[PDB]
Context: one part of a larger RNA, bound to proteins that are not shown
RNA sequence: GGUAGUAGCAAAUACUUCAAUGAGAACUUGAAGGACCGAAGUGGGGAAAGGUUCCAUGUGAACAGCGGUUGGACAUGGGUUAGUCGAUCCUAAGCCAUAGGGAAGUUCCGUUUCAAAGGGGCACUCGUGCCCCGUGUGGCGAAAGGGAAGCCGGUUAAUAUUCCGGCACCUGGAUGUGGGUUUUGCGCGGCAACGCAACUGAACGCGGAGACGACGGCGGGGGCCCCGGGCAGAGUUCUCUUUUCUUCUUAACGGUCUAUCACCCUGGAAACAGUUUGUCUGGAGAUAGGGUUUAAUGGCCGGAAGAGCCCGACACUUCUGUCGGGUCCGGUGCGCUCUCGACGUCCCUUGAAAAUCCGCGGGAGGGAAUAAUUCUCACGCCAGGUCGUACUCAUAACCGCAGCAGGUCCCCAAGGUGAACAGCCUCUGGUUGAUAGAACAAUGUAGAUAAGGGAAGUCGGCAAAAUAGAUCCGUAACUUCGGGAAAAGGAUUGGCUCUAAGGGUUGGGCACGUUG
RNA sequence: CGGCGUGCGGUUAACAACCAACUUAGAACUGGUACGGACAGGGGGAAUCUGACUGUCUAAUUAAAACAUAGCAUUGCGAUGGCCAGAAAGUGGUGUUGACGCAAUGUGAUUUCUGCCCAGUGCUCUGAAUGUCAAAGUGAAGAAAUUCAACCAAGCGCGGGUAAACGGCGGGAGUAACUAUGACUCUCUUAAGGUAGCCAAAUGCCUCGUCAUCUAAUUAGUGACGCGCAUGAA
RNA sequence: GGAUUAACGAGAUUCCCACUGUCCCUAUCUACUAUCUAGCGAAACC
Numbered sequence: 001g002g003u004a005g006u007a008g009c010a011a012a013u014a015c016u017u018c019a020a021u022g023a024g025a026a027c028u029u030g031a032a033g034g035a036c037c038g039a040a041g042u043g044g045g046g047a048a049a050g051g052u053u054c055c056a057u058g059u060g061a062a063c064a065g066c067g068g069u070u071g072g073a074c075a076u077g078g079g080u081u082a083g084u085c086g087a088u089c090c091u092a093a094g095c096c097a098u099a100g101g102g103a104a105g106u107u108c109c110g111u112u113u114c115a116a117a118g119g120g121g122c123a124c125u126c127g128u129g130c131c132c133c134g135u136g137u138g139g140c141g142a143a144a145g146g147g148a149a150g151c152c153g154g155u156u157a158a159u160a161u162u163c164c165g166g167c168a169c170c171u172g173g174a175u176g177u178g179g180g181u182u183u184u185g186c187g188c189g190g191c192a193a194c195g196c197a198a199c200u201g202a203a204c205g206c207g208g209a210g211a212c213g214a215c216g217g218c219g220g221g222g223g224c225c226c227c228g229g230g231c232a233g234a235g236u237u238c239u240c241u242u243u244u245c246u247u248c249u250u251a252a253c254g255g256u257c258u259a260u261c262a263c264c265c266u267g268g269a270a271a272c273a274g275u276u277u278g279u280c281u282g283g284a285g286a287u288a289g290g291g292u293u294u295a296a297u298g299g300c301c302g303g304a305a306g307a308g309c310c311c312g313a314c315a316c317u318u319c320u321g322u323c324g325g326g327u328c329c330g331g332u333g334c335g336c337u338c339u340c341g342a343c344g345u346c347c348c349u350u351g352a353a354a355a356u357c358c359g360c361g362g363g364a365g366g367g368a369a370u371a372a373u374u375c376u377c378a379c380g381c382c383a384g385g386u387c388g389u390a391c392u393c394a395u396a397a398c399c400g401c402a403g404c405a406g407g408u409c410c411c412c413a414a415g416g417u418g419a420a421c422a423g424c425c426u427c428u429g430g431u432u433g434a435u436a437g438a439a440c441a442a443u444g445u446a447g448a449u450a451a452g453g454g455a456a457g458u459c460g461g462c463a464a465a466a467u468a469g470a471u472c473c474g475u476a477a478c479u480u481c482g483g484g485a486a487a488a489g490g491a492u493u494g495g496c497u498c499u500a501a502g503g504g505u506u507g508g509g510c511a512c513g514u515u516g
Numbered sequence: 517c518g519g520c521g522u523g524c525g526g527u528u529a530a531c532a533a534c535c536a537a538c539u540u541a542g543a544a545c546u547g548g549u550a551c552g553g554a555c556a557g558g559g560g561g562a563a564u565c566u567g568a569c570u571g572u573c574u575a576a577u578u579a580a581a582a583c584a585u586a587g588c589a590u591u592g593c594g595a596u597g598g599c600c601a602g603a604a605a606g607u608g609g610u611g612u613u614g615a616c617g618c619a620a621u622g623u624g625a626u627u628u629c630u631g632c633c634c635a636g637u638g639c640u641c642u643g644a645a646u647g648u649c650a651a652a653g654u655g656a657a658g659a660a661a662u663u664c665a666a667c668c669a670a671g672c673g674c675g676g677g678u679a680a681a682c683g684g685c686g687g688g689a690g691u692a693a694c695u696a697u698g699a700c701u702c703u704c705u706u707a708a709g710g711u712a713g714c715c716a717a718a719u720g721c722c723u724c725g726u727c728a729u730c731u732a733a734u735u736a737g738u739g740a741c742g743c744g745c746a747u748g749a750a
Numbered sequence: 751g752g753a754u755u756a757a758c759g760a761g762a763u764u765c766c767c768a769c770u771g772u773c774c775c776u777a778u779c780u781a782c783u784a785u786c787u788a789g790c791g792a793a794a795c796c
C1' cells in the first nucleotide's frame, strides 16, 4: 500500500428556553425550568506521592480520539510571613564507632568485654595553682509512640491558630519596690482528716508522676436532634390553616461557689442491718450525726458587646457612608457522638523504654536587734536563632506506557419510614461531565410476562420460579444431654371512634422563745 | 406569712394540686376480603460416601475428601550436654532457658479397640573374641637403597534387644445316619501363615455378580450375601 | 491405624412435596446496539 472512509467512538438515569460574546456555539457565561449525589456523599479537611499543576491578563498552530470563543494546554507577570502548629529533644525493634580476636585481602566478628576508658568545686594580682567524688564507659534510629507555652474578630485575585486589632501564656537571664520571718534565730491555726500569699536546707538515700490489654451493662458533663411560647423577616391564601420556614451567639486565660470515690471524729449493732439493673459491705467497728479532701467540658462574674448576626430609614456618579431598633423564656429522652467515673468478666495470653519534673529522710553551711534575710508571695526589666507552610489527594494533579470503569492510610457525619450506618425519598453543600441527530429490520446483550400439562428437557433441575418481617399456637427420629429447632405444620396484620394499665414533684396537728 | 431552738402528739382506714413521654392489651364501626399493599425479606423432608468442628493454600483454568488443629504415642539430652549456624574467630541461635523444660518424628475430636511375625533392611548394647587389621613404633638380613616378620585403634565379622522402626501375615487331600455339605482327620510348607472387625465400599477384573426394595419400564440408589483379581487394625 | 459417630459443610451421590418457558411449541413488550447521516478514524492478514 490493499484492507478502508471499514471495525468502531453504546457502564455510571438527562436535558430544555431566552439573551449576550464571537468569523464560527449541544459540550462558553447570566437568568429561568427539569434532574442526580442523598451525610460508610459526586460534601468539608489531611498522611504517603507529585512539583507550580495555585491566581490574573491574553492567545495563530499542536493537545482535550466530535466541536471549542473554554482548559490541569500555550505566552507574560504574581503568589507560601510563627518564641506558642511541626521538625529540632528522648528512647524502641534495629544499625554502626572504640578495647580486643580472625582473614592473603576487599574486610568478618565483637557493644562492655581478659581496657590505666570519668566529673565537680574554689581563688587566680593575672590562665599557670589547689581540693573533693568515682562500679561503668559512644553515636544514629518515630512529621501516628513520650513531650514547656495562643484564643476570638477582621483582612487578599491568590497566605494565615503565621498578617492587623484586642486579650494571654511558657522558658531562660538580670534584678528593685511592697509584703512575710527573726529582739531568746529559720511562720501560725485545727482533737483529727488538713488549711493558709510567703514561711532556710549541701553530700548521700527512699518514693511518686511519665507509664499503658480486650469486652459488658450503669451513672454525670459538652455538642447535635426533638417539642411549647415571644419579637422581627419571608412563602401560601377559590376554601382551610392563632399557620409553614429562617436568625435569637459567647473563645483562650482568670476569680468565686459546688459536684462520685476515699479519709477523719462520736458511738457500739441478732428481732442483724445498710444496699446495686448486676450480693457485696460491717466488732480489723456497720447504720446514724457532724466534718476534710482528688476531680468542671456545671452556676455567677472579668474577658464582653465596644464584637458577630437580623430588621428599618436616609445619603452616595465616585471618593464615601450615616442613623435608629432587636439580639429573650421553658420542656423532654433505653435518642446520636465525644469525654469522665464507680463496678464486673477473660487468660497454661497478665497487656514498652528513656529523656524530663516534684515530694520526702538527713542536717552540711549561713544569718538580726537595727538591721538581717540563697522568703517556691505580689508587681515590675530583657530576649527567644534555623528549615517547612501555595495547590491536588483522585471516574483528570499519585501508581498502572494515558485525562485507563483497576489499586492506594485517616478525621467530621442532618430530616422521614424502619429494629437498624438495610433499601427508598428530602435539606446544607456539590454536579448537570463523559461525540451527537434521525429511524425502529434480522441476530444479539440487559429487563420481563404467558392458556393446559408440570422435569416428559438434560450428563445432571444448569438457569429461573416458589418461601421470607412481626404476634399467637404447634414441633418428630436421634443425641456426646449442650442440641436437632426458625424442625415439620397453622392463624392474624389497613383506616377511624373509643376504653384500660404501666410515673414524678410539692403539702400535712399542737405548746413555749428568737427572727422582717 | 415569719424561718427556725425546741417539748411533744400522730401514721390521714392514703388524700389534694400541678407536671410528662413512650410501650402494651381490649371493643364498636367501616371497604369491590383488601391491609410486612413499594422497599426490605429462610424453600422443606427421608438417606448413602467422606473430613470431627471454627481456621488455611496453587495472585491469572483445580477451595477439595488436600494442609493445620486439640487429643494420643514414640525418640534424644543433667550443661565439659542434646539439636542447629559459620572460611575462621577471645564467634553464634535455642537461652532473661534447666525435664510440668528444650529438641526431632508419626497419627489426627469424643466412644470402643488396637491381634501374630526379629528371618531380611535399619537402629541399639557387650566385650571376654585373634578372625580381618592403616600410618607411626619394635626385631632380623643386607655395604646400603630395601625386603621379610611379629605386635596391632576404631570399623566389619561373631552374640543379644527392638514393630505406635521400614514392613509382612500359605497350599493339597479324605470325611455325616440320601442329596448336597464338612464340625473331625492326613499330608506339603516358614520368620509368621490375616485375629477382632468391614465390603461388588472413593478399594472386585470376571461384572450390567445373586436375592429383596424403589418404577409401566432402572448398567443408577439403598439393605443383605462373601474363598475378598488385590479389605483389615496409630 | 480398624469399626461407629451427635453437631458442622459454596464437598460427591439417589428419591419425595412445593415451584416453575428446562421441555410439548412457541408468541409478545421495553431500553442499548446493529442500521442511515455529520465529524473523527485503526488492526490482523496478503
Base pairs, nucleotide, nucleotide: 001796002795008790009789015033016032017031018030019029020028034432035431036430037429043412044411045410046409049392050391053390054078055077056076057075058074063071064070083169084168085388086387087386089146090145094140095139096138100109101108102107118133119132120131121130122129150167151166152165153164154163170384171383172382176379177378178377179375180373181372182371186366187196188195189194200365204361205360206359207358208357209356213346214345215344216343218341219340220339221338222337223336224335225333226331227330228329229328230248232246233245234244235243249307253302254301255300256299257298262292263291264290265289266288272282273281274280308327309326310325311324312323313322314321398407399406414426415425416424417423435788436787437786438785444782445781446780447779448778449777450776452774453773456772461769469493470492471491472490473489478483480625494546495545497543498542499541500540501539502538503535504534505533506532507531509524510523511522512521513520514519516517547551559767560766561765562764563763564762565761566759567758571583572582587623588622589621590620591619592618593617598610599609600608601607627753628752629751631685632684633683637681638678639677640676641675647672648671654665655664656663657662686704687703688702689701690700713747714744725741726740727739728738729737
Molecule: 26S rRNA, nucleotides 1426 to 2323
Organism: Thermochaetoides thermophila DSM 1495